The RNA from Staphylococcus phage Twort has 238 modelled nucleotides. The organism belongs to Twortvirus, within Viruses. The entry also contains Tyrosyl-tRNA synthetase, not shown here. Crystallisation conditions: 0.1M cacodylate, 1.8 M ammonium sulfate, pH 6.5, VAPOR DIFFUSION, HANGING DROP, temperature 277K. An Rfam search finds the family "Group I catalytic intron" in it. On this family, see Cech, Annu Rev Biochem 1990: "Self-splicing of group I introns". Rfam 15.1 lists 5,602 matches to the family in 1,395 species. Rfam describes the family as follows. Group I catalytic introns are large self-splicing ribozymes. It was solved by X-ray diffraction to 4.5 angstrom. Paukstelis et al. published it in Nature in 2008: "Structure of a tyrosyl-tRNA synthetase splicing factor bound to a group I intron RNA". It comes from the structure "Cocrystal structure of a tyrosyl-tRNA synthetase splicing factor with a group I intron RNA".
RNA sequence: GAGCCUUUAUACAGUAAUGUAUAUCGAAAAAUCCUCUAAUUCAGGGAACACCUAAACA
RNA sequence: UGUAGGCAAUCCUGAGCUAAGCUCUGCGGAAACGCAGAGAAAGUGCAACGACUAUUCCGAUAGGAAGUAGGGUCAAGUGACUCGAAAUGGGGAUUACCCUUCUAGGGUAGUGAUAUAGUCUGAACAUAUAUGGAAACAUAUAGAAGGAUAGGAGUAACGAACCUAUCCGUAACAUAAUUG
Numbered sequence: 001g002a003g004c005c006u007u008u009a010u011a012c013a014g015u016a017a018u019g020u021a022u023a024u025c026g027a028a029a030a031a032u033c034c035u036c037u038a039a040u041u042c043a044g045g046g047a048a049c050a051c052c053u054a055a056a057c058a
Numbered sequence: 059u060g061u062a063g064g065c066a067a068u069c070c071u072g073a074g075c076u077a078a079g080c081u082c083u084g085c086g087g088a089a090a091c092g093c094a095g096a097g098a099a100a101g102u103g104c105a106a107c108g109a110c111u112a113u114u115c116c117g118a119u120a121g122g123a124a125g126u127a128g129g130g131u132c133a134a135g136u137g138a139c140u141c142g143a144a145a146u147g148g149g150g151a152u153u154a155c156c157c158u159u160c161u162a163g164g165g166u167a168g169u170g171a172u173a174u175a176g177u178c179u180g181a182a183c184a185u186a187u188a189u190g191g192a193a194a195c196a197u198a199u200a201g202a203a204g205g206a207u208a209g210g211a212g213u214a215a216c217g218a219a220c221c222u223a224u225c226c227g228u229a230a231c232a233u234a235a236u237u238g
Stems, first nucleotide, its partner, number of pairs: 005026001008023006031152006041073006052063001074102003080097007106179001108178001110176002113124004128141005153167004181237002185200002188197003204226007
Other pairs, nucleotide, nucleotide, family: 001048cSS001067tWS003169cSS004168cSS005029cWS006025cWW006027tWS006028cWS007024cWW014016tHS014017tHS015158tSS016157cSS016164tWS017164tWS026027cHS026028cWS036077cSS037038cHS037145tWH038076cSS039101tWS042103cHS047067tHS048066tHS049065tWH053193cSS054055cHS054056cHS055062tHS057060cWW058059cWW063194tWS071104tHH072103tHS078148tWS079098cWW086090tHS087089tHS105109tWH105110tWH107179tHS108238cWH109177cWW111127cSS117119tHS117120tHS126143tWH127142tHS134217tWS135216cWW143175cSS144174cWH146170tHS146174tHS157163cWW158163cWS179180cHS183201cWS183232cWH185229cWS191193tHS191194tHS201230cWS203228cHS213215tWS
C1' cells in the first nucleotide's frame, strides 16, 4: 500500500447509551469459557503496490 | 513519458455443497432431542498450485516444555530416525460495561482464514518442455535414467519386492535457509 479499530466532524437512526455513513486522526487499547470444523466444486466480476513487459497506440 | 498487458494485497456475485446451532410450520415427546418441510446467518469457492491436522502442560504475552494430531527420511516389514501444531470463523454459554420508555429490555467489549498455527510441497526454477503471447506471462508435465498413474499377482492388512500397460523426462538447476 489496504483493512480494523481509534481522535474528531457531520449525517440519516433511536427511549437513550449507542447504531449506520463519510472524512480526519492516533493520544491506549481492544473480556472469558465451551462446542463445531463439514463441505472443500463449477464459473463470474472488480481491484490498491508502482510490480515486471513494451508489440501496438500518441 | 501517455497508455496498454502481466503480476497482485484483496472487494464480491451465480450454481452446488456443508459441522453444530438458528427462526417459521407439521407430527413425537413428560423431557429431551427426533423426523418433515420453509428459512436466515456463516464456510468452502477465496492458501505460495495444492496435500494434510482442529493435543496436553506452563507462561502477562512472544513463547517455553510436552510429544499427542499429522507429516519427512532410511530401512525393509506391523522398526528406526527426524520434525510437530491453528481459530483470528460458526454456534451456545459466562462476564464486565454503560444505557435505559430506568433492574427490564437495550447496547459496547476490533480487523485478522483468500490459509492463521503446523507438518508437507508438483509452491519456489529470470529454467526444460509443449499450447497460447511480440514480450512479461498463464496453464500442463518434468528435472542428480528415472518418475507417474492404472492393473497382476501374493497379504491378515498396508507395505518392500516381483509382473502388465500407460504418459513424463532421461538439459543443466532444486539447493538450504526464506515466502502463503